RNA sequence: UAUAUUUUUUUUUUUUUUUUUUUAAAAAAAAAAAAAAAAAAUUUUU
Ligand code: ATP
Numbered sequence: 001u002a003u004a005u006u007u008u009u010u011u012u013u014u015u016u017u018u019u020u021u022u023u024a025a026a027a028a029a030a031a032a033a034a035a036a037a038a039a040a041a042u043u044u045u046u
Base pairs, nucleotide, nucleotide: 006041007040008039009038010037011036012035013034014033015032016031017030018029019028020027021026022025023024
Other pairs, nucleotide, nucleotide, family: 004042tWW
C1' cells in the first nucleotide's frame, strides 16, 4: 500500500517416473501429479 484465512488427518480410483522379478506384456515397492471420499483446524479493554 482497504479483499484474510489458508486449508488439514485419513480411505477409493486414475495418470507419470525409478528400482526389482518373470514371460514388447504382468506383479510388488518408492517418488510425483490428478480425480473422488470420510473427517478436522479463526484471533475484542466501556
Ligand atoms: P514512511 O515512514 O516510509 O511510511 P513515506 O510514506 O513517505 O514514509 P514510504 O516508504 O513510501 O515512505 O511509506 C510506505 C509505502 O511503502 C506505502 O505507501 C506503500 O507504497 C509501501 N508499503 C509499505 N507497506 C506496505 C504493504 N504492507 N503492502 C504494500 N505496500 C506497502
Molecule: gRNA
Organism: Trypanosoma brucei